[PDB]
Context: bound to proteins that are not shown
RNA sequence: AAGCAGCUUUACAGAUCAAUGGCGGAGGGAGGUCAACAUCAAGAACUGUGGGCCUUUUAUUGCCUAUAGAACUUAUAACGAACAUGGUUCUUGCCUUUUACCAGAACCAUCCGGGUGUUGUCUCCAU
RNA sequence: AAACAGGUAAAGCUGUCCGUUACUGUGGGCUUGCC
RNA sequence: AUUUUUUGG
RNA sequence: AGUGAUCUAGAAAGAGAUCCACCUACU
RNA sequence: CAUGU
Numbered sequence: 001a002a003g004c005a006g007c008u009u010u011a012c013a014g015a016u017c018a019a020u021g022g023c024g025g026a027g028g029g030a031g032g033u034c035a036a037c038a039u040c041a042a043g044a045a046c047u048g049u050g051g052g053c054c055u056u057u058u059a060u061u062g063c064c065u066a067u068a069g070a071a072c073u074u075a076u077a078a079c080g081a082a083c084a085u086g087g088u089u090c091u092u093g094c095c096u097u098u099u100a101c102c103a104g105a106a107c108c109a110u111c112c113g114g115g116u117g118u119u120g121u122c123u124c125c126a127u
Numbered sequence: 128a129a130a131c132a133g134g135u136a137a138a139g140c141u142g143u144c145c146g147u148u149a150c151u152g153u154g155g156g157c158u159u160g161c162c
Numbered sequence: 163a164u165u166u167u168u169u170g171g
Numbered sequence: 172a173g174u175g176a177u178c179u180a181g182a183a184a185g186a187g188a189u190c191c192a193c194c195u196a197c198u
Numbered sequence: 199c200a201u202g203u
Stems, first nucleotide, its partner, number of pairs: 003161003006157004011153004022147004028125005034120007046069008079113002084110008093101001096185004130143004
Other pairs, nucleotide, nucleotide, family: 002162tWW010154cWW014015cWH020149cWW021148cWS027129tSS042078tWH044075tHH045074cWW055059tWW071116cSS072115cSS074077cSS092102cWW100181cWS
């Protein structure tokens, strides 16, 4: 996978035009070089709820379990398939002292940016 | 029928409530059985 | 319908 | 029968007693 | 360069 039975659906022909019960509704869609708040380097690493257990008084820690979710980057590991700059310290070069440097390390940073969620605002189209 | 009422940091969150409509047949789909 | 189910112990 | 291995690189201000090997030569 | 002797 043609048909029939069944289930569901909308367009309906129909019973009430009741009390019901499902679904849908109790102030929209697309977006925008719009911004605001989070959040983005990690026991491979995340939270929600609930129980139980340990301090000398049950407080801030830390575990074992139960389920519901983890968007965004990540393995030739990383938001960016690209890549600059600055500081400190050490070690080289140029050396004529410093800035300006050569160029490697280590630890930090600063810039151009970016993703995702939510909120809001704006534009267009409806209602 | 997008109407009314309570709140939070947020939503139909809830209560009242409104359309197709809960009992058959035509028309679509298959989650099934047989031909 | 012709042994293991739906056509008879 | 041989390929292939290619740093540098300049601007400002400041400095600084120089001290040393490139021509042959007689009755 | 020694002009001579």
This is an experimental structure of RNA (U5 snRNA; Ligated exons: UBC4 mRNA) from Saccharomyces cerevisiae S288c, with 203 nucleotides shown.
The entry is indexed under Spliceosome, P-complex, Exon ligation, SPLICING.
Rfam match: U5 spliceosomal RNA. Rfam classes the family as a spliceosomal small nuclear RNA. Rfam's curators write: U5 RNA is a component of both types of known spliceosome. The precise function of this molecule is unknown, though it is known that the 5' loop is required for splice site selection and p220 binding, and that both the 3' stem-loop and the Sm site are important for Sm protein binding and cap methylation. The literature on the family includes a 1997 paper in Nucleic Acids Res by Zwieb, "The uRNA database". Gene Ontology terms of the family: U5 snRNP and spliceosomal tri-snRNP complex assembly.
Entry title: Post-catalytic P complex spliceosome with 3' splice site docked.
Ions in the entry include magnesium and zinc.
Method: cryo-EM, resolution 3.7 angstroms. The entry became public in 2018.
The reconstruction used 48,617 particles.
Among the 31 different proteins in the entry, which are not shown, are Unassigned structure, Pre-mRNA-splicing factor CWC16 and Small nuclear ribonucleoprotein E.